[PDB]
C1' cells in the first nucleotide's frame, strides 16, 4: 500500500478491528 467492516463526536477531538 491493497478490498473491506466498524464507531462516537461539541466538529474541536479521536478511535480503531480481522485479513491481503
Ligand atoms: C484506514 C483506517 C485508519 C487509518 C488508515 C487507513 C482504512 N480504513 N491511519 C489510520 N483504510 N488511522 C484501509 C486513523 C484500506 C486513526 C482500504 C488513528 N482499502 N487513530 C484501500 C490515532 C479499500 C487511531
Nucleotide at each position: 500500500g491493497c478490498a473491506g467492516c466498524a464507531g462516537c463526536u461539541u466538529c474541536g477531538g479521536c478511535a480503531g478491528c480481522a485479513g491481503c

The RNA with a sequence from Homo sapiens has 20 modelled nucleotides. The entry is an ensemble of 5 models. The organism belongs to Homo, within Eukaryota. Method: solution-state NMR. The entry became public in 2021.